[PDB]
Context: bound to proteins that are not shown
RNA sequence: AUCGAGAGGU
DNA sequence: CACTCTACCGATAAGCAGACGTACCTCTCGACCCTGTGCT
DNA sequence: AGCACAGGGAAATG
DNA sequence: GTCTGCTTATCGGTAGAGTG
Numbered sequence: 001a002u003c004g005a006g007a008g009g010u
Numbered sequence: 011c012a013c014t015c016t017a018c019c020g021a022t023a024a025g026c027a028g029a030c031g032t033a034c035c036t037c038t039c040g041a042c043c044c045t046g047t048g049c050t
Numbered sequence: 051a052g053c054a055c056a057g058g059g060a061a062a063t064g
Numbered sequence: 065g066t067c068t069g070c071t072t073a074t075c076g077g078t079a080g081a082g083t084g
Stems, first nucleotide, its partner, number of pairs: 002041009012083002015080005022073008044057001047054001049052001
C1' cells in the first nucleotide's frame, strides 16, 4: 500500500 | 354415423432455484504451506 | 542425514 | 425478506378417427 476484522461519531 | 381410446398442442400451476439491502466520518489491529533437494 | 528454501503443492469431511 | 424466471408435472378440450 492492499485486504479483512473490530471499536466508535452524527 | 353414434359413439368412446387414445393423440395432441395447449394452457395450468407446481417447486424450484436465484436475486436484493441508509448516508458520511474517525480510529486500531492482523495478515500460506508443503516437500524436493543440494549443501556440508 | 536432517534442514534451508525455493520448487512443487488444493484437501480428511463438516 | 418478497420477487422473477426456469424447469416439470399435471391435465382439459378438442381432434383424430377406430370402433360401431